An RNA structure, in which 30 nucleotides are resolved. The work is reported in "Structural Rationale for the Enhanced Catalysis of Nonenzymatic RNA Primer Extension by a Downstream Oligonucleotide" (Zhang et al., J. Am. Chem. Soc., 2018). The depositors describe the entry as "RNA hairpin structure containing 2-MeImp-oligo analogue". The entry is indexed under RNA, 2-MeIm.
RNA sequence: GAGGUG
RNA sequence: GAGCGCGAAAGCGCUCG
RNA sequence: CACCUCA
Numbered sequence: 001g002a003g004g005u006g
Numbered sequence: 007g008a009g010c011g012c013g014a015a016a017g018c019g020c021u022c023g
Numbered sequence: 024c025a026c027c028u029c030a
Stems, first nucleotide, its partner, number of pairs: 001029006007022006
Other pairs, nucleotide, nucleotide, family: 013015tHS013016tHS
């Protein structure tokens, strides 16, 4: 930074 | 968390932080 | 906000 779970 | 809605309740949905 | 992942 992006992908998720809560 | 905030702003809302649904549900008798338990719970659930949408928006933004 | 916490945690997890990323040759």